Notes:
Shown are 54 nucleotides from a PDB entry: RNA from Candidatus Scalindua brodae. The organism belongs to Candidatus Scalindua, within Bacteria. The entry also contains RAMP superfamily protein, not shown here. Primary citation: Hu et al., Science (2022), "Craspase is a CRISPR RNA-guided, RNA-activated protease". Released in 2023, the model rests on electron microscopy data to a resolution of 3.62 angstrom. Entry title: gRAMP non-matching PFS-with Mg.
Context: bound to proteins that are not shown
Parts: sequence; C1' cells; structure tokens
RNA sequence: ACUUAAUGUCACGGUACCCAAUUUUCUGCCCCGGA
RNA sequence: UCCGGGGCAGAAAAUUGGA
Repeated sequence: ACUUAAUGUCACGGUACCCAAUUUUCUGCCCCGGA
Repeated sequence: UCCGGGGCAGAAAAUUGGA
C1' cells in the first nucleotide's frame, strides 16, 4: 500500500432489558405354587 | 416325578412461550 484529507467527529449520546413456584398424581408394600 | 421362592426400585407430562 489493502485506508484517512485538514481552519469544526458530545458516540463515556444508548444497561438486551420486561413477564413466568422444577412442579402435578402415587400407602415401603405384599401368599400361592414351581420346575 | 421331585423339591420351594422375593419383587418392584420410578412412570407419565411439560424442554420454552411471549412482548
């Protein structure tokens, strides 16, 4: 060089923020066979 | 024809939806 143009660049001018119960149901229980 | 013997131990759903 791939790029600035000059007597004037607040971009420190701008929070990826707002809303939503890891919860709902379930008796630690229990007798007739098997090859 | 002869003795006996534990099981279950997660399951289903929701896995983003707005504004």